Context: bound to proteins that are not shown
RNA sequence: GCCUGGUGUCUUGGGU
DNA sequence: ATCAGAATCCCGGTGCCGAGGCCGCTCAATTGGTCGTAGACAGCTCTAGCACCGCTTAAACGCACGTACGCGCTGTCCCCCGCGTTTTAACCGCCAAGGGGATTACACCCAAGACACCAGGCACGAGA
DNA sequence: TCTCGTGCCTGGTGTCTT
DNA sequence: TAATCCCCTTGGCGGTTAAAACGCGGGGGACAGCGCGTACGTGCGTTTAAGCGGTGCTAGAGCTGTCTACGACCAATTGAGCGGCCTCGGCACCGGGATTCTGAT
Numbered sequence: 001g002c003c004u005g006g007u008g009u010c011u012u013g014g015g016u
Numbered sequence: 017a018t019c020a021g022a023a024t025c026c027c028g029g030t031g032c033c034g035a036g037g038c039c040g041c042t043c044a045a046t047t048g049g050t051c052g053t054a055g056a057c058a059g060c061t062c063t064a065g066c067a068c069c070g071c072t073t074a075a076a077c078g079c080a081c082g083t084a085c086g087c088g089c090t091g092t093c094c095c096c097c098g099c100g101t102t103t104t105a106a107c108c109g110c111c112a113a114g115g116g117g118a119t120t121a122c123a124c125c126c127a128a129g130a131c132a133c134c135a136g137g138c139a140c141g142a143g144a
Numbered sequence: 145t146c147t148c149g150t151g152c153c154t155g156g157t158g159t160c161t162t
Numbered sequence: 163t164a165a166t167c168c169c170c171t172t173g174g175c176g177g178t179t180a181a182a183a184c185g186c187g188g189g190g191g192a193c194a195g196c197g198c199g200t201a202c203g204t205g206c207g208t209t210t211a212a213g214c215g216g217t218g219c220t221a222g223a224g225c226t227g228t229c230t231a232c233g234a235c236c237a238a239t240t241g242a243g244c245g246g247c248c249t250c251g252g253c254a255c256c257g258g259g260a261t262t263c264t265g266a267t
Base pairs, nucleotide, nucleotide: 008131009130010129012127013126014125015124016123017267018266019265020264021263022262023261024260025259026258027257028256029255030254031253032252033251034250035249036248037247038246039245040244041243042242043241044240045239046238047237048236049235050234051233052232053231054230055229056228057227058226059225060224061223062222063221064220065219066218067217068216069215070214071213072212073211074210075209076208077207078206079205080204081203082202083201084200085199086198087197088196089195090194091193092192093191094190095189096188097187098186099185100184101183102182103181104180105179106178112172113171115169119165120164133156134155135154136153137152138151139150140149141148142147143146144145
C1' cells in the first nucleotide's frame, strides 16, 4: 500500500 | 500291297521337391566280469526197419470191337464297342433373411439434500 | 514394573450371488 | 424400456470340368445245328505182380549219467544311430516332331 479463493458429482422436487 | 491319317513314342525344357548329404546328440552295443545248467557227449538196450521167400489170388494188360461225344464246320442272330451326345459327381463364390449388437430420445432455470472400509500395528492405560 | 488388552490411526485394497 | 436402422452370422442356392451315363448299329463274336469219326469204353481172356504171413534180424534210435562253456546277467562308455536342416539335379509333364499301326483303299 496496491492484489484478493470457497467444491464437486449425483438424486429428488419445482418454473415456462 | 498302299496311302492318309490317328496314336503313340521320344527329345529338349524347366521346375520343383524330396533324396540325400550333413551334423550335433544319448542310449543301446559294448566290455568286462561272475554263476550255472543245457547240452555235447559217452554209452546201454531192445525195437523195428529191412530183406527175403512161399503161397494165393485178385488185379492189371492186350485186344475185339462198336460207337458216340469231340470236333470242324456252318449259319445265324444279337448285342457290346465305340464314338458321339448330353450330363451329373465333384467342388468353389453369392443371396437369406434372421440374429444381435448400440444409439436416440426439447430447452432453459430455481432450490434442497448428501459423502470409503477393513485390517494391522503401535501406544497407552490398567491390573497383577 | 511389566505384561496384556483395547482403542485409535494409518495404510492398502473388493466381491455372498441378484 | 422401448422402438428403430445398419452391420456381422448361419443356412440356401449358384458356377468349372471332367469322368459318367445314354445310343445306335453293327459287326464280329457267341450259340444251335450238322455230320462224321476216330479216339475210347467194355468185355474177356490171359498173364502178373502185389499182398500176406513168417523169419532172421540188426542199425540205430531210444534212452541215461556228466562237465563245461557258453550263455544269463551287471556296471561304465561311447560313438554309432537318430532327429532335425538344407541343396540340386531327377523326373513330371509339355510341346515338337517323328514315327508306326490300322484300316479303307
Description:
Keywords: nucleosome, chromatin, RNA polymerase, TRANSCRIPTION, TRANSCRIPTION-RNA-DNA complex. An RNA, together with DNA: 267 nucleotides with solved positions. The entry has 19 different proteins, among them DNA-directed RNA polymerase subunit beta, Spt5 and Transcription elongation factor SPT4. The entry also models zinc and magnesium ions. It was solved by electron microscopy to 3.8 angstrom.